The PDB entry is titled "Human Argonaute2-miR-27a bound to HSUR1 target RNA".
An RNA structure, in which 17 nucleotides are resolved.
Protein in the same entry: Protein argonaute-2.
It was solved by X-ray crystallography to 2.5 angstrom.
Context: bound to proteins that are not shown
RNA sequence: UCUGUGA
RNA sequence: AA
RNA sequence: UUCACAGU
Repeated sequence: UCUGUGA
Repeated sequence: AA
Repeated sequence: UUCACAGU
C1' cells in the first nucleotide's frame, strides 16, 4: 500500500 | 443471517 | 475515500 473479514 |  | 480488526 494492497487484500480479506466483520458492524 | 438467525 | 464510514470504521475497526487480521494478513502480506

Crystals were grown from: 10% PEG3350, 50 mM Tris, pH 8.0, 20 mM magnesium chloride, 75 mM phenol.